Shown are 45 nucleotides from a PDB entry: RNA (HIV-1 frameshift site RNA). Staple and Butcher published it in J.Mol.Biol. in 2005: "Solution Structure and Thermodynamic Investigation of the HIV-1 Frameshift Inducing Element". The structure was determined by solution-state NMR and released in 2005. The depositors describe the entry as "Solution structure of the HIV-1 frameshift inducing element". It holds a match to the Rfam family "HIV Ribosomal frameshift signal". About the family: This family represents the HIV Ribosomal frameshift signal. HIV uses a system called -1 ribosomal frameshifting to produce the required ratio of Gag and Gag-Pol polyproteins. The stem-loop structure of the frameshift signal is thought to impede the ribosome and cause slippage in the 5' direction, this causes the -1 frameshift and translation then continues in the new frame. Rfam classes the family as a frameshift element. The entry is an ensemble of 20 models. Sample source: RNA was produced from in vitro transcripton with T7 RNA ploymerase from DNA templates.
[PDB]
RNA sequence: GGGAAGAUCUGGCCUUCCCACAAGGGAAGGCCAGGGAAUCUUCCC
Numbered sequence: 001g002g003g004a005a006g007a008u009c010u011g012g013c014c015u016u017c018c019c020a021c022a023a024g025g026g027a028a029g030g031c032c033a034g035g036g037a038a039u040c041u042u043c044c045c
Base pairs, nucleotide, nucleotide: 001045002044003043004042005041006040007039008038009034010033011032012031013030014029015028016027017026018025019024
Other pairs, nucleotide, nucleotide, family: 020023tHS
């Protein structure tokens, strides 16, 4: 340098917990739609 495999991103909504109550902030999950360059890990050469 090349090849193979895996992962991730954005938007909207909903539930729950804490504070507050209106709003805002933090965490997780689920559902819908769209996009894939780039990055990381492993192996072979």